The RNA (23S rRNA, nucleotides 2131 to 3036) from Thermococcus kodakarensis has 850 modelled nucleotides. Entry title: Cryo-EM Structure of T. kodakarensis 70S ribosome. It was solved by cryo-electron microscopy to 2.95 angstroms. Rfam match: Archaeal large subunit ribosomal RNA. Gene Ontology terms of the family: structural constituent of ribosome and ribosome. The literature on the family includes a 2002 paper in BMC Bioinformatics by Cannone et al., "The comparative RNA web (CRW) site: an online database of comparative sequence and structure information for ribosomal, intron, and other RNAs". The entry has 58 different proteins, among them 50S ribosomal protein L15, 30S ribosomal protein S6e and 50S ribosomal protein L44e. The work is reported in "Dynamic RNA acetylation revealed by quantitative cross-evolutionary mapping" (Sas-Chen et al., Nature, 2020). The entry also models zinc ions.
[PDB]
Context: one part of a larger RNA, bound to proteins that are not shown
RNA sequence: UCUGCCAGGCGCAUAUGCCUGGGACCUC
RNA sequence: GGUGGGAAGCGAAGACCCCAUGGAGCUUUACUGCAGCCUGCCGUUGCCGUACGGCGGGGGGUGCGCAGCGUAGGCGGGAGGCGUCGAAGCCCGCCCUCCGGGGCGGGUGGAGCCGCCCAUGAGACACCGCCCACCCUCUGCCGUACGGCUAACCCGCGGAAGCGGGGACAGCGGUAGGUGGGCAGUUUGGCUGGGGCGGCACACCCUCGAAAAGGUAUCGAGGGUGCCCUAAGGUCGGCUCAGGCGGGUC
RNA sequence: UCCGCCGUAGAGUGCAAGGGCAAAAGCCGGCCUGACUGGACCCGUAACAGAGGCGGGUCCAGCCGCGAAAGCGUGGCCUAGCGAACCCCUGUGCCUCCCCGGUGGGGGCCAGGGAUGACAGAAAAGCUACCCUGGGGAUAACAGAGUCGUCUCGGGCGAGAGCCCAUAUCGACCC
RNA sequence: GAGGCUUGCUACCUCGCUGUCGGCUCUUCCCAUCCUGGCCCUGCAGCAGGGGCCAAGGGUGGGGGUGUUCACCCAUUAAAGGGGAACGUGAGCUGGGUUUAGACCGUCGUGAGACAGGUCGGAUGCUAUCUACCGGAGGUGUUGGCCGCCUGAGGGGAAGGCUCCCCCAGUACGAGAGGAACAGGGAGC
RNA sequence: GCGGCCUCUGGUCUAC
RNA sequence: GGUUGUCCUACAGGGCAUAGCCGGGCAGCUACGC
RNA sequence: GCAGC
RNA sequence: GAUAAGGCCUGAAAGCAUCUAAGGCCGAAGCGGCCCCCGAAAACAGGCGGCCAC
RNA sequence: CGAGGGCCCGGGAAGAAGACCCGGUUGAUGGGGCGGGGAUGUAAGCGGGAAGGGAAAC
RNA sequence: GACC
RNA sequence: GUUCAGUCUGC
RNA sequence: GCUCCCAACAGCC
RNA sequence: GAGUGCUACCGGG
Numbered sequence: 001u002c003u004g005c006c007a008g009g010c011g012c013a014u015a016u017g018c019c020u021g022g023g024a025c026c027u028c
Numbered sequence: 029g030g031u032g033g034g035a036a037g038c039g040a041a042g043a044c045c046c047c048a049u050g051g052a053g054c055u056u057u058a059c060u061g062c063a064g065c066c067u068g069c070c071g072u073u074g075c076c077g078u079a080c081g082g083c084g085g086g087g088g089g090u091g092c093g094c095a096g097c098g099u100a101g102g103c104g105g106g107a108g109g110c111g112u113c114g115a116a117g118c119c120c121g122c123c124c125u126c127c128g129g130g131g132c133g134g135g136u137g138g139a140g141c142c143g144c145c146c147a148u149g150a151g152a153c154a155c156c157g158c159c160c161a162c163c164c165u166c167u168g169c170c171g172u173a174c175g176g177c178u179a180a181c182c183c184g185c186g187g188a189a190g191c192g193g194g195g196a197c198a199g200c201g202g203u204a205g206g207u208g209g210g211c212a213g214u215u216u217g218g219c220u221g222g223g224g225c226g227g228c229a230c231a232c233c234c235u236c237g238a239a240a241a242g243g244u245a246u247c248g249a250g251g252g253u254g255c256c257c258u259a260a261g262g263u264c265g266g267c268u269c270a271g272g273c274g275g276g277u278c
Numbered sequence: 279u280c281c282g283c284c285g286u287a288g289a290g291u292g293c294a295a296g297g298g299c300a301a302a303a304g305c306c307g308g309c310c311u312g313a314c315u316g317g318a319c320c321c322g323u324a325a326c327a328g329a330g331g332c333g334g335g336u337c338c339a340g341c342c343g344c345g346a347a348a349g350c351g352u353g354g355c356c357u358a359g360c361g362a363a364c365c366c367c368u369g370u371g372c373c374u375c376c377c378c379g380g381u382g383g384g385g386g387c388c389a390g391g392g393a394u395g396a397c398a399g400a401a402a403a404g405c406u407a408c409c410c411u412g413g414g415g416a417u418a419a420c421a422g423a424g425u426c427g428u429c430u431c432g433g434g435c436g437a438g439a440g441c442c443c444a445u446a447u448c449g450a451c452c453c
Numbered sequence: 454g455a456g457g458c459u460u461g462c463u464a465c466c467u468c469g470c471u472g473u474c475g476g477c478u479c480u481u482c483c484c485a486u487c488c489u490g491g492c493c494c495u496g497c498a499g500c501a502g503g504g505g506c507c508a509a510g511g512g513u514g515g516g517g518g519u520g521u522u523c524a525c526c527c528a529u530u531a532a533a534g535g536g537g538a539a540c541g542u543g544a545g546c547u548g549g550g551u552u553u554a555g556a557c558c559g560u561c562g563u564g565a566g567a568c569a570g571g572u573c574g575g576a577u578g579c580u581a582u583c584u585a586c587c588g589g590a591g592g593u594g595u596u597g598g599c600c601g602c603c604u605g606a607g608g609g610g611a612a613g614g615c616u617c618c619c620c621c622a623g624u625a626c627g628a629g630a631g632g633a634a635c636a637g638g639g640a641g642c
Numbered sequence: 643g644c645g646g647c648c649u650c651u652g653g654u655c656u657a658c
Numbered sequence: 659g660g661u662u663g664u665c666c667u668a669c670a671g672g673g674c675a676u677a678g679c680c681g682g683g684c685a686g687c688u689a690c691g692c
Numbered sequence: 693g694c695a696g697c
Numbered sequence: 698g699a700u701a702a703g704g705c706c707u708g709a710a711a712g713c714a715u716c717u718a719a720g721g722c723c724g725a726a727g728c729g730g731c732c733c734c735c736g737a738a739a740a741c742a743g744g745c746g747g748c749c750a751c
Numbered sequence: 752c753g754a755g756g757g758c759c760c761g762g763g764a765a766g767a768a769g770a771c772c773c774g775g776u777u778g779a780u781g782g783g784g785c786g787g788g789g790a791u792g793u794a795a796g797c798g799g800g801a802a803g804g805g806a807a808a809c
Numbered sequence: 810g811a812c813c
Numbered sequence: 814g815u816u817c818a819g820u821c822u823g824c
Numbered sequence: 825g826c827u828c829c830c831a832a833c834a835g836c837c
Numbered sequence: 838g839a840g841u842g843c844u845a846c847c848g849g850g
Stems, first nucleotide, its partner, number of pairs: 002017001005022005025592004029587003033584003037579002045414004050410002052406004058214005064207009074177006081170003086166001087164001089163001101159005108142003117136001120134001121132001123131002181194005217230001218228002226247001231253006254397001255292001256354002261310007269288001271284003275280001291298001293359001295357003312341001314340010342351003365392005371387003375383001422465001424462002427460001429456003433453002438448002473550002475547003479541001480538005487512003490507006515527003555573004559568003597749007607735004614642006626631001643694002646692002651689004658682001659680003662675005684823001696731002698728001703723004752840001756837003760774004780831003783827003787824001788822004796815002799813002804809001
């Protein structure tokens, strides 16, 4: 910049986007 | 519709620490320079005198290292020097000075005296040439410090012309030394379990670290050198040390 | 300071440490000044693998010392005690200064010396809280991570105290 | 030996993200439990005290000087526990302290000036893009459409917590002084 | 501490 | 409802001055009530 | 108005 | 109702004893239910009655 | 054809928009008129009195 | 002629 | 005095 | 509270 | 403003 849910973890060591799991019908 | 937990939300810059052989502004007994101020010389810049300070030359004068007939000053010569080229001994006087004592002058004077003869290291005021310590008398030569003058120059008044006051100082020019953050240009190190203060691991030697070849770091451990020596340097020969035991005294 | 003996060095060496050294490299003496001149090559600083200056070593020639001789001697038994360019001073004997030749004075080659300790070498003090720029998590204060000496909370054992009784309560020193 | 709630050591993330202390407001968690419930030992007669086990449902307040956190003090109280959440919380407030620019004192410095020494004074920005939460509506689906009335999978809850008085009883216990408990009635914060 | 109501008591009542 | 100052000529009825100021107040909302 | 079974 | 700490019964291992190893009974402001609030988008996306459409 | 629903009309016991509730001539939903209850506190006009003043009207 |  | 009057009423 | 005196009609998807 | 259907079917026909 494009996108845009949590917990615990991996990790330039406090992740919307990774791993394992839990949950969520769409718009105003 | 609303609240503002997250998206280390958006904006503005609002004011920590280190680096740069980057800067600016300020400071000073930081390094180097510039003005301003203090002063000397040269020029502008002339005329009259005192006093001191030197050269040029003859100058007048000027000397107890001791013991001493006494001021032997020191050199080369001088045994010889003089007395009408007139002296003493006696008469009164200025100057020099350790008034020591002579050097000096007019004068009764009218014919002797120094020393090779002894001392003192250099010996004679025995006679001939020259020095030297001072304070002095002339000139010509170079400066000066001070007093004075007016004619340059500065000040004032004044259409002007001149008059007044100062004055060879000042100011102006050129040069030489000082003072001088008033103004400028710059520098003010590095390593550093951040930096600064501390230390120097910022040049060298030895042991360990250091891993049985070599090499190997840290603000790693422990210590030393920034000299001394003509011998403590070269060689030749001879000899052996510290400590203790056993005797002898301390 | 006197005699004898045992004594591998347990002493000394110009100065640290290490190493070396006994008819000696130590002590006692005698004679000397190789602490010299002209020059080559090689090792180290600086391994492997670059180098200016410095330092050491093996030699040629000359002149000398000691020694009966062989042999040794280019400072100190080995490893520390010091320093570029330019400029200046001294020494020595030669080359040169604008057409030529002389005098005075200048320049050059060779050798020795005067110093840069920040020691492979600038001639040199500070404030910034009015501060600016360029940059840095290569680097602190602040919260995070890591660690836990310290910190808070505990444990084992049983000395001893508790009228006597190790454990009601306290529990040392050590772990 | 545990923990990582003090302080240090290191320098792995961040030099314009935000740099902050205390306080007010608001929500949540741990237990190493201060009271409230239940128990065990005692150098536990009773009233009490001391020491330990389970237990984190509820509660843990008001004021004085100080910017304070803590610490100290008063009067009450069942008791007035200690900690975490970017030392929770500035797109939530405030702005007393701290770190600019102004000025004063003391020390240090030749001086310009400095002090992790004191004192006075000293700016507080936002129209919510995405998610999150509180509440309100409109659709599609549920294999035909529409009225009405019910089941209740699941989720939330502290909906209740504590204290005083009478009586028991001046009783048990105790040499006396003093002095309880189960049951029952009521009242309040 | 929680959830509700306005008969009684107080407050407000820019109707009157 | 009472009253000040001014304007609509005076009475009466009105405008403006924070509803001009003061007093009382039903419904409604509320707790200091239940 | 807000149970102890 | 079921449990924690705790208090007991029966009872061996270990012919005795012993609350425990297997098995029982009690026992908290704590857990679960009775009670209140939300709740057919509860994807097995429900049940009943009735009215229309085919 | 068509069970039901929405708009629309009169209102609030509900409400930021939407939604929700009651009624719509089988009618008392809003207004009016008639009465009940309540809040203030005894209207204007007319008649009489009034401290005192003025010849008196006033 | 404030007020009653 | 006429006069619990007059005015008003989101009942 | 009583009372149809005015208006809750006319319609449209 | 519901109003279309098929095979693979469940229980009657």